Context: one part of a larger RNA, bound to proteins that are not shown
RNA sequence: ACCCGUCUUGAAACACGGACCAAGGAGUCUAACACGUGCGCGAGUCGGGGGCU
RNA sequence: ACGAAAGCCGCCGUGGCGCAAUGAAGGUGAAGGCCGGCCGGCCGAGGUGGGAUCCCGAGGC
RNA sequence: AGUCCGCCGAGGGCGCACCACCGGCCCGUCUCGCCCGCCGCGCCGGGGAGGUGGAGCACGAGCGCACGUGUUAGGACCCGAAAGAUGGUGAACUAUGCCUGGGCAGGGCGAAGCCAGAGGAAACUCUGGUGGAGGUCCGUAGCGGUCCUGACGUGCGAAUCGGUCGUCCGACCUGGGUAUAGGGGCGAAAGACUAAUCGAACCAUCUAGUAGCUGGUUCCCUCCAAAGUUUCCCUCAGGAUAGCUGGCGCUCUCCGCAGUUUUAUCCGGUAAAGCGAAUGAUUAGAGGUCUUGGGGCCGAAACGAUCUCAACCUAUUCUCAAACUUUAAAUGGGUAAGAAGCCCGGCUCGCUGGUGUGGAGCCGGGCGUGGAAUGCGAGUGCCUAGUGGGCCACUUUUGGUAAGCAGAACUGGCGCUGCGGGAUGAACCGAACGCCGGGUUAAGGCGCCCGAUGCCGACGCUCAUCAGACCCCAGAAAAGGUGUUGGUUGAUAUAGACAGCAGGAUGGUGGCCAUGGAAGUCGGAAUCCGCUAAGGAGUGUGUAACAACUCACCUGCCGAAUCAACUAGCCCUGAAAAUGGAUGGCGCUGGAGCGUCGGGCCCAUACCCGGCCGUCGCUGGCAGUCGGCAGAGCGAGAAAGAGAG
RNA sequence: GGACGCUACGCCGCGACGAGUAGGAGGGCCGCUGCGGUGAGCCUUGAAGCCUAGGGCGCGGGCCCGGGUGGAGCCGCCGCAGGUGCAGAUCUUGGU
Numbered sequence: 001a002c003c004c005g006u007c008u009u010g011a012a013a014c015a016c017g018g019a020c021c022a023a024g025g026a027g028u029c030u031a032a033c034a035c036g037u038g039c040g041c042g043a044g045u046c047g048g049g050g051g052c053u
Numbered sequence: 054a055c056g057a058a059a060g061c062c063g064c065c066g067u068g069g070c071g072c073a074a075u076g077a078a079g080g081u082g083a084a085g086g087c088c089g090g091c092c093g094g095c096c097g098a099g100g101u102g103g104g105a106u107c108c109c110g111a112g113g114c
Numbered sequence: 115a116g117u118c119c120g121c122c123g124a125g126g127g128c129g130c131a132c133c134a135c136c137g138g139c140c141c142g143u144c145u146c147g148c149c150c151g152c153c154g155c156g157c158c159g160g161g162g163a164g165g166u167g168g169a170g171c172a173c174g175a176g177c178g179c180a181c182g183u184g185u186u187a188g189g190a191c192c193c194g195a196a197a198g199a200u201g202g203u204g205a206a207c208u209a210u211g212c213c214u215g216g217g218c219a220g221g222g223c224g225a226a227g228c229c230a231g232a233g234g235a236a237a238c239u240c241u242g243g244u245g246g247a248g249g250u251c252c253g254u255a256g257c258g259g260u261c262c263u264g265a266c267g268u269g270c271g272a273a274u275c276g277g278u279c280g281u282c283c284g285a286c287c288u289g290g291g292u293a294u295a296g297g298g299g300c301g302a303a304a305g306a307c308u309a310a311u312c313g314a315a316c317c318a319u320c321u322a323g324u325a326g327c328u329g330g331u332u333c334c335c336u337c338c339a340a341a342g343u344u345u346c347c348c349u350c351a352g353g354a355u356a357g358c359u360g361g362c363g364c365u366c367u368c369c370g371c372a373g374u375u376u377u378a379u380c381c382g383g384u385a386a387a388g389c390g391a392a393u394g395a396u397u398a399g400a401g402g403u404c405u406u407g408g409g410g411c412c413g414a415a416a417c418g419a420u421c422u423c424a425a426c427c428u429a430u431u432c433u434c435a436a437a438c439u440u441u442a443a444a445u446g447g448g449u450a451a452g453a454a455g456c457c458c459g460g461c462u463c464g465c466u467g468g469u470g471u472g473g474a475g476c477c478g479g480g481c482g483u484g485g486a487a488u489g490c491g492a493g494u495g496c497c498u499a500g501u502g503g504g505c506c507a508c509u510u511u512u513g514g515u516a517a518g519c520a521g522a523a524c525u526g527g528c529g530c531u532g533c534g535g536g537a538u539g540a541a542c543c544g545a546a547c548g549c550c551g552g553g554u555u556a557a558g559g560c561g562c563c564c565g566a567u568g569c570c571g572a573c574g575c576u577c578a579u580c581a582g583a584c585c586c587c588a589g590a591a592a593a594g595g596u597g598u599u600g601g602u603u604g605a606u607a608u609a610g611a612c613a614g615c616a617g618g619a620u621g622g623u624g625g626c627c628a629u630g631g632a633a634g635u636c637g638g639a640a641u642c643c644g645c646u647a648a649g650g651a652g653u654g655u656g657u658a659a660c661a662a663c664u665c666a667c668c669u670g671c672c673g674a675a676u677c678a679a680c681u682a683g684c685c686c687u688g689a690a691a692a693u694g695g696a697u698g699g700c701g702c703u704g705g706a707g708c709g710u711c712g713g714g715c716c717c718a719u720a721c722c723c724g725g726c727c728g729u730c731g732c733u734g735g736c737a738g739u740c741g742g743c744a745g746a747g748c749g750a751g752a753a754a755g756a757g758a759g
Numbered sequence: 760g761g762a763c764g765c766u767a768c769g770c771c772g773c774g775a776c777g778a779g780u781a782g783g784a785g786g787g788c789c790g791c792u793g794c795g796g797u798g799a800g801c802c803u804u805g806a807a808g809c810c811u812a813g814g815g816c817g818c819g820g821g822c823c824c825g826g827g828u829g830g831a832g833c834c835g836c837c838g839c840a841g842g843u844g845c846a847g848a849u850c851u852u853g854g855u
Stems, first nucleotide, its partner, number of pairs: 003018004019855006029188013044070003049065001050062004074081002085096006099136005107127003112122001114120001117758002119755001138171002140168007148161004191330002194327001198320006209294009220252003223248001227244007256281003261277002264275002296312001298308002333787006343356001345354003357501002360497007370490003374487002376451006386441001387439002393435003398430001400428003405425003409422002455481009465472001504528004509523002512520002533544003548726007558716003561700003567713001569712001571711005582702001593687003597684010614671005621643002650665001727777006734771003789844001791841008800833002808828004813824004
Other pairs, nucleotide, nucleotide, family: 004847tWS007011tWH008010tHS009504tSS009540tWS025845tWS025848tHS026330tSS026845tWH027331cWS028190tWS042175tWS043071tWS043174tHS046048tHS047049tHS047063tWH047067tWW066067cWS066068tWS072174cSS073074cHS073082tSS076078tHS076079tHS080141tWS083170tWS084097tHS104131tHS105129tHS106128cWW110123tWS110124tHS111123tHS113121cWW113753tWS113754tWS116759cWS152156cWW153154cSS193328cWW195324tWH196323tWW197321cWW198321tWH204296tWH204309tHS205208tWS205294tWH205299cWS205308cWS209300cSS218255cWS218284tWW219253tHS224246tSS224247tHS225246tHS226245tHS234236tHS234237tHS255282tHS259260cHS259278cWS259279cWS260278cWW270274cWS295298cSS296315tHS297314tWH300306tWW301304tWS329848cSS339781tHS340780tWH341357cSS341501tSS341530tHH342529tHS344355cWW349352tWS358499tWW359498cWW382445cWW383384cHS384443tWH385442tHS388391cHS389435tWH391439cWS392438tWS397431cWW399429cWW404422cHH411420cWW413416tHS452485tHS453482tWH453485cWH466471cWW469471tWS499782cSS500781cSS505541tWS508524cWW511521cWS514517tHS527541cSS528540cSS531546cWH532719tSS536586tWS539588cWW544556cSS555717tHS555718tWH556717tHS557717tWH559566tSS560566cSS565716cSS576705tWW577703tWS578703tWW580689tHS583701cWW591689tHH592688tHS607674tWS610674tHS611675tWS613672cWW618648tSS620621cWH623651cWH626639cWW629631tHS630658tSS633659cHS634652cWS645649tWW646647tHS646648tHS647668cSS649650tHS652665cWS653664cWW697700cHH701706tWS705707cHS737767tWH739764tHS741742cSS741761tWS742761tWW760761cSS787820tSS790843cWS802831tWS805830tWS805831tHS806830tHS806832tSS807829tHS817819tHS846847cWH
C1' cells in the first nucleotide's frame, strides 16, 4: 500500500464494461480554404490539357 | 525491361493567379509646386515624431 | 618632439523595415458655385471647393511544388437506433368463404301425431298406453382449457404433464383441393391471426440511413498549461462568440512595466450615528386654550362659571427603518509624480472677432540634479486545441424553521495535487514534487502501538455508580447543587461574637372603651416611666377569671469569627433507541484529564550544503591546432594598441 | 622539438528552474511493414520465429550478446511511403 478503464464537483465504491489467452481492432483518402515553413523563378509564374523523342 | 518513367515543344502561355480599384449600373479610374507673359520653361514623387544599423571627429589611446 | 593604421568617443547627420499622426491622389454619394468648349451650342460635355462610404493608390510580391496544423463537404476516428422508401416471397402455422370425403358409446327428461277407457246435452274435460322431437340433460371418443395460480420452470416441451373441469346432433370436429398477400388479407371483434415474427409479416437493396445521445480510441521522454465565465441562438445533455492556453515568430535593450507603497487631488451613501433634524412608525406623562365636540352640572339660555372628558399645539420623553436621512468612516475606485516637460521668438488660418482679440497647427531656439520608494527586460503580429454541468472554505449576504438546501460578492483551494499532520477522510493546518547523502525545521506531537520528555519539569483545579482528553469535527440547552475552589458586595464582634451550660423576668397596674367572668396570656383603639445591668401594659400551651411558668430584654464562664445576596472555574443532575463499540485502541486519577507556561527531543518531496540528469538564460566561449616564416596572452574594477616609422 | 581537441547539427563554462487533468509543441541511435540508395553486410561450420534461473546497456519506448529449439532467409545506415504500436469498446474470431 483498496482493481483497472470511463462518466462525474465527487469512485475502492452497494455507479457501468471487464473469467483467461492469441490474432485482428478504430483521426484514414479525395476536394476546397486559411495560416506557418522549405524550395525555384520573379512582375511575373505554371503545363496540369495536347504534340515530338 | 525499368520506361505508365524521363527529356523536349512558349509562333503549343491558349488559359489559371497576380499586375487596379470603385459603383447596383451606365461608367469612371490613382502627386504637385515655382517663374515669365490660360499658355511657355524649371524643380520634379509628401511631411512630422520614434526608429536597429551606417557617416563625420571637440578629444583622448 | 613626433607622422600613419586601427580603437573608442561628448556631440552632430543620412536614416532600413515597422508604428502613430497630419496631408495628397482614384471611384460612388451629398452640398455649393464660377464657368468655359466642340463635328450636331441644349434639360449638353467637363473641371473646381468642402464632408462622407470603398475589401483602393501613394516606387511591386506573386506564381508553382512540398510539408504541418485547423475548419469543412464527402461513409469521414470506430460501433449502435425507434424509423422511411423500392422490388419480390409466403393461407404446409392460423382467420374466413367454397368444393369434395370421413366421424361422433350407453342412459335421463318426455313435444306433436295416434289408440283405448270414464264423464258431458254440447263445448269439451280427466285416466292409462303408444310415439320419439329438442341449437334438451348426465356422460364415452373427439373438440378445448376453469381451478389447484398443482408439477416443471438452464423443463419431456421456445407453452409440456397430472387431477379437477365445459361441450359432446348441431353456431359440431376434421383430412385434401381451392380463393382472399402487407397499409393488404381476414377477423361471432381479442388490436386477435397472417409459417415460434403482428399497434402493420418475411427477404434483398437504398444503407456504412441520422444521432446535440452512451461505449471505446493503440509507443516513450521533455517543456508549457486550463476552463465550467460574457453575449447570442425554439438556447438549457449542444453550438457560435469573447475569456483562459499552446505553438510559430518578429521589433528593440543589455527606455518602459507593476493585483505594491508613499505624496498630492477628486468620487461614493455602506458600517456606525440620528430621530427634542426632513418622511414614515411609535410610548408615556405635563401646560393650555374652547381651536371644535361628546353627557351634562346651576344655567330659559349665554366661550360666564363648574368638574370635566376627547382630540390639537407647545416644550419633553421611549423605541425604530433594505426600498428614511442632516452627518458619516475603514476597506475601495479614478488622475498626477517631466524630455511626448517647461520658457521664449516667429509664421499660417477660409475658425472668433472692439484690438497680431482668442484658439489651433506649424517651425526655430534655450534649459538633463533623468525630478517619490521598491521590484522587474519590454513591445508586438498570426494560427490555435480544450473549456462553456462545477464544488468547498473565512468574511458579507438573499430565500427558507433548518438542511451535507438553493442563489450571490472578494480571495484562496479541490477539480488538475502528490507530501507531513488531524485514528480515516476531495476542500482543514503546514508545505507544493527531477534522482540521492548529511543537517535543520513547519504543522503536529514525545506512556505502548509509534520516531520523540526514562525532564528528580513549574504552578493550581478536578472524583464522575454516564469523568475528561486538541481547529475543521462529528453531539447538547434553560435551570439547579450545603460536591469542591476562588472572588464581589453588605451586615455583627473585645464596649465582646455563633453555639453550649444557669438565674432575674417585675412596680405604678388587678390600665382606660369592654364582657355573667378575663388581673398580659380570647379579640381591637391606645400603646410611658422609677428601681435598673432588665422586663413588652406583652410571643405559644391552659381555667368562668385567678395561683404558678416561659418568651422579647439583662447578667457568669469558655474566647474569634458568623450570616446573607451575587459571581466565576472543575464535576454532577437535567441527558431516552434499537447487531456488540470505540478520546483511534490499550489504558490513564502525585494523570497518560483540564488551564497557564518552560527547556530538551521526534521529521515531510518544506529550507541550506554537496553529487548526478534534464530544461531555460547568458541569443555566453572555441576556426588561435597563429611552432626555427615560431614565441606559448587577452580573469582585465576603470571610453582604447603585448601596432608600426 | 612540443598531450587532447573541432561528427561547428560539434565541444566547453557559468547561473536559475524542474507538479500536473483536458489540451498544445518538440526530441526519439524507440518499434512494424514495403521501396530507391548504401554496408566487396550476415547466412545450412545454421536465417527468420520461439523459449530462457545467464551477462549487460539505455530514465524510458526498447536493444545487444550467452544457452536451447529451429531449418532458409535476414539486418545495419541515409531518404521515401503507410492498412504502423491495444487492456478494456455488454469489441470480432478461435482456443482454454